[PDB]
Molecule: RNA aptamer
């Protein structure tokens, strides 16, 4: 590359005192089939 999973990794993306939470945003990362 024809395809799809991860936050036992986070940027951001926007807040909230702040502890966070959000894929009803998107990034790389990391790889699991051939």
């Nucleotide at each position: 590359g024809g395809g799809a999973g991860c936050u036992u990794g986070a940027u951001c993306c926007c807040g909230g005192a702040a502890a966070c939470g959000g894929u009803c945003g998107a990034u790389c990362g990391c790889u699991c089939c051939c």